[PDB]
Shown are 749 nucleotides from a PDB entry: RNA from Schizosaccharomyces pombe. The PDB entry is titled "Fkbp39 associated 60S nascent ribosome State 2". Released in 2022, the model rests on electron microscopy data to a resolution of 3.2 angstrom.
Context: one part of a larger RNA, bound to proteins that are not shown
RNA sequence: GGAAGCAUUGGAAAUCAG
RNA sequence: GUCAGCAUCAGUUUUCGGGGGCGGAAAAAGAAUAAGGGAAGGUGGCUUUCC
RNA sequence: GGGAGUGUUUAUAGCCCUUGUUGUAAUACGUCCACUGGGGACUGAGGACUGCGGCUUCGUGCCAAGGAUGCUGACAUAAUGGUUUUCAAUGGCCCGUCU
RNA sequence: ACACGGACCAAGGAGUCUAGCAUCUAUGCGAGUGUUUGGGUGAUGAAAACCCAUCCGCGAAAUGAAAGUGAAUGCAGGUGGGAACGCCCUUGUGGCGUGCACCAUCGACCGACCCGGAAGU
RNA sequence: AUGGAAGGGUUUGAGUAAGAGCAUAGCUGUUGGGACCCGAAAGAUGGUGA
RNA sequence: ACCAUCUAGUAGCUGGUUCCUGCCGAAGUUUCCCUCAGGAUAGCAGAAACUCAGAUCAGUUUUAUGAG
RNA sequence: UAUGUAA
RNA sequence: AAUGAGAGUUUCUAGUGGGCCAUUUUUGGUAAGCAGAACUGGCGAUGCGGGAUGAACCGAACGUGAGGUUAAGGUGCCGGAAUGUACGCUCAUCAGA
RNA sequence: AGAAAAGGUGUUAGUUCAUCUAGACAGCAGGACGGUGGCCAUGGAAGUCGGAAUCCGCUAAGGAGUGUGUAACAACUCACCUGCCGAAUGAACUAGCCCUGAAAAUGGAUGGCGCUUAAGCGUACUACCCAUACCUCACCGUCUGGGUU
RNA sequence: GAAGCUCAGACGAGUAGGCAGGCGUGGAGGUUUGUGACGAAGCCUUGGGCGUGAGCCUGGGUCGAACAGCCUCUAGUGCAGAUCUUGGU
Numbered sequence: 001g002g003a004a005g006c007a008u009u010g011g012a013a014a015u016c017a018g
Numbered sequence: 019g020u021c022a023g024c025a026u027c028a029g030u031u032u033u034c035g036g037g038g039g040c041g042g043a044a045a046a047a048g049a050a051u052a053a054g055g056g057a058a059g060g061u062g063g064c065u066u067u068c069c
Numbered sequence: 070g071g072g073a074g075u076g077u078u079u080a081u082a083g084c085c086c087u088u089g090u091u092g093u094a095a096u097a098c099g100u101c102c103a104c105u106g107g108g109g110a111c112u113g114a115g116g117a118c119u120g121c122g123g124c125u126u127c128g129u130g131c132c133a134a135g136g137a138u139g140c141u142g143a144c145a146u147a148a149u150g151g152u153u154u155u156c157a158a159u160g161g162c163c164c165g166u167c168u
Numbered sequence: 169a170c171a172c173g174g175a176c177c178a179a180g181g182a183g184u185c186u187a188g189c190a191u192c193u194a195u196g197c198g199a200g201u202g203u204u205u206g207g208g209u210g211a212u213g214a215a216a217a218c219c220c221a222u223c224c225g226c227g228a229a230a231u232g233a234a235a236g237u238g239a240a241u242g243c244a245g246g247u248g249g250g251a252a253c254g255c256c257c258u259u260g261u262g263g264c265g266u267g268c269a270c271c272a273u274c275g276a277c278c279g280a281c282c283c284g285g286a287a288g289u
Numbered sequence: 290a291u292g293g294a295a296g297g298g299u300u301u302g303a304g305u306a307a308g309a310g311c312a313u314a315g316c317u318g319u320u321g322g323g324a325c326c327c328g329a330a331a332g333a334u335g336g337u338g339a
Numbered sequence: 340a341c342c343a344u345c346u347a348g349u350a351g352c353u354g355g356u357u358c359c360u361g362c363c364g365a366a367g368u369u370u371c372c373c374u375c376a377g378g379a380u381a382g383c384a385g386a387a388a389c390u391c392a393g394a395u396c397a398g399u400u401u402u403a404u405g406a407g
Numbered sequence: 408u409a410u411g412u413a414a
Numbered sequence: 415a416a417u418g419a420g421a422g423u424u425u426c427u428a429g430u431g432g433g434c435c436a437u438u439u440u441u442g443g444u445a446a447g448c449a450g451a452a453c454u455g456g457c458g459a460u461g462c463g464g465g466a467u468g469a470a471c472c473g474a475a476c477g478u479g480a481g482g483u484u485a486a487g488g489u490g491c492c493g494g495a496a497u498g499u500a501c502g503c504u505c506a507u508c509a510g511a
Numbered sequence: 512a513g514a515a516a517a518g519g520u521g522u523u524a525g526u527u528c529a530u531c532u533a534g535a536c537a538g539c540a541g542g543a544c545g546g547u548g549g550c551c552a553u554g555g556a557a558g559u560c561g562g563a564a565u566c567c568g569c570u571a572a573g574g575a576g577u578g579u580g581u582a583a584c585a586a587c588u589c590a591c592c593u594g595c596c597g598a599a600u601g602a603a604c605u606a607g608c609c610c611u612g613a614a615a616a617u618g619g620a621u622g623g624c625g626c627u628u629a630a631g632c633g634u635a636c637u638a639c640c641c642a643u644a645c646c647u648c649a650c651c652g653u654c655u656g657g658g659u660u
Numbered sequence: 661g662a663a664g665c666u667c668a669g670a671c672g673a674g675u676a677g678g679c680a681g682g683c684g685u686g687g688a689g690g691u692u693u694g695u696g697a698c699g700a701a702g703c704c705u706u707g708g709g710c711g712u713g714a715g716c717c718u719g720g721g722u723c724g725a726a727c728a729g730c731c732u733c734u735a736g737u738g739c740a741g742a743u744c745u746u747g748g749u
């Protein structure tokens, strides 16, 4: 590298919040 | 505020370990030790073979 | 010194069966202990006061008894907690209507 | 399973109003009830509010085809039961009751149906 | 002629027996009005053109 | 042939029918009835009123009892 | 064993 | 008698009045299926685990989560879980699961 | 469950019969005869082209013959005994597994890869895996029950 | 905030259907000495918060004149579909 979109869990980058 | 560590607890739980009862043919075996019986997949020997 | 047999009845190995004994042995399994020693994970709801108990201590209290408290450290422009993008693993047929 | 609709977006877009009837709930009154057909009043804001008039509608009486007649039996009953209460025996329970709605029964009370004809004009 | 009583039925009535209905508003259901919205050929009346 | 009104027609159908959460929750076969589709009727789900603290019930078992 | 009624 | 449950009603009022699947019976039956009824459940309204996948097979009837334990089915790898233990059968030039 | 009934010198277990140191099975040496070339049948048929018996002497055994074969013969082998040889062997069945029991036409599936004292088949035994199921707790909602001047 | 507080237990799929409580929209009566050119409504937003949800509050930007909470009344009140209508792409 012959789809994508979506969901759960976290990582990374950005960005907040107390 | 944020997050960690331990302790002593409570609830639930999971996993090893120890001790003690009690039960059965009051386990059955077994060990040790006295009788008798039997034999073998027959030992010592046993006699005969053969290397 | 070997092999092979040979037919036998513990001998220069022993085995099986029954009984006694050590014995009333141990063990194994089953079962019970309102006996006991550790290891680990999750949870901490509730929010004065009663209560049920046991220790007490004869006033009192104490307690593992009507739901976690105690001790300590680090961090403050971080760490947690969100959101956005994307990735990985896992799952996910395009909706409505009839049939 | 399909099939039928769907290129995308924004806006619009489909159980509405009214009359009748029925149940239910609520409010007012209650053997009554309802004044908005109409009249008065309101000019300072007046299509409102308020006041007055019940003709009338429904209900208060049913039965019969219609003429026509036209309904407490029994504390407007008993029969049992039956709500709460009293009521205890002073505990309560239980009972004593009482009996509401009622409830079932029934006694009946009026009309129609049938039999009978006291009377009375 | 009229006529009615007393009395006898176990025939009858969503009958009386100590009235419970009337009015208003709301909800729900139903009937009728376009009747939840959209969509069929057609038919009639009166016109225009050929 | 067309036009405008009646018209917003006959529609026994085709398609569509707009917010959320919670709670209760069937039916396909009955009860019959039918001219037709249907209704019924149940059943179910319910909604309101009122008994007995009961043998008052049961998609159940058991015992006894007759009959074969 | 089933059948019904009663318990 | 046991057993579980508080057990009755009268009243009015929505929606439905199909079918499919399998079991048990079951007469006519024939190469062979096939047809006939009655009953039962399940399915319509039903997601979840498993059977590679599936309208009916095997378990299980669902609020949001944490932990623990299981059902059915599995533990070579894909795939979470013993390339476990023990006893056998089988060698198939297209074995079997 | 459809061909499915049957077949296999595949394997492993059983069931029921057989002989067996009076030498089992096999393997070998040898005998496997003489009436008789029994009788019809014929070119030639002598046990073996063909039709009925298919008898007898020795026996430990030789079937008027098991096949090959020859024109006919002859000969070989068995079926029948014996010598050597030393121990198990033969027959009919049932079952488990495997093979065969036809099925086509682009390449394909126990799900795949693969697996062969299984990672297949059957059994028993442990340990382990996980559902929204069961259990404990928290929370949401409904329902029900008690208390509340 | 008796329409309140409190304790306890069980339960939780859901089609037609039955019931209850809520969110949102235009206008009306009442109330909040209500908000506003020192910026109303609207609109945008990798900003924040609340609710199971319908939805709601707020920061920043753009904007330029009206608007909202509460208690009631009211209805031309909520869209993804109709080979939907109109416009735009």
Base pairs, nucleotide, nucleotide: 006160007159008158009157010156011155012154013153014152015151016150017149019144020143021142022141023140024139025138026137027113028112029111030110031109032108033107034106035105036104037102038101039100040099041098049091051089052088053087054086055085056084066073067072068071069070122132123131124130163174164173165172166171175749176748177747178746179745180744185322186321187320188319189318190317192315193314194313195312196311197310200226201225202224206220207219208218230237231236245274247272248271249270253265254264255263256262276305277304278302279301280300281298282297283296288291325355326354328352332345333344334343335342336341337340358682359681360680361679362678363677372378383429384427385426386425389422395419396418397417399416400415401414402413403412404411405410433457434456435455436454438452439451442448462473463472464471477650478649479648480647481646482645483644487640488639489638490624491623492622496637498636499635500634501633502632510626518610519609521608522607523606524605525604526603527602528601529600530599538595539594540593541592542591544568546566550562578587579586651672652671653670654669655668656667657666658665659664683738685735686734687733688732689731690730691729692728694727695726702722703721704720705719707718708717709716710715

An Rfam search finds the family "Eukaryotic large subunit ribosomal RNA" in it. The literature on the family includes a 2001 paper in Science by Yusupov et al., "Crystal structure of the ribosome at 5.5 A resolution".